C1' cells in the first nucleotide's frame, strides 16, 4: 500500500428487502428465604 | 446460595450503534468522504 471482514450497554453479544436499537446471558441493584 | 422485579446514558431538559457530512416522515441499516481494529498479501492493477 492492496484485499476480506469488522467497530453497538459495565461485559459477551442480538437485530440490516429502513419501520419500539440493545433479544438471550453475565454482572449490578433492591425485595424475599 | 437461590427466586422475584428493575437495569443504555443524564438530576434534568434531553442524548444515544467508530468520525464528518447528506437523503428520509423514519437510518445501526441507504449515499458521499474518512478513521481505527482483525486477518490475508503470490501475480495483475
Nucleotide at each position: 500500500g492492496c484485499c476480506g471482514g469488522g467497530g453497538u450497554g459495565g461485559c459477551g453479544g442480538a437485530a440490516u428487502g429502513g419501520g419500539u436499537a440493545g433479544a438471550c446471558g453475565c454482572g449490578c441493584a433492591u425485595g424475599a428465604c | 446460595a437461590u427466586c422475584a422485579u428493575g437495569u443504555g446514558c443524564g438530576c434534568a431538559a434531553g442524548c444515544g450503534u467508530g468520525c464528518g457530512g447528506g437523503u428520509u416522515c423514519a437510518a445501526g441499516u441507504c449515499c458521499c468522504g474518512c478513521c481505527c481494529c482483525c486477518g490475508g498479501c503470490a501475480c495483475c492493477a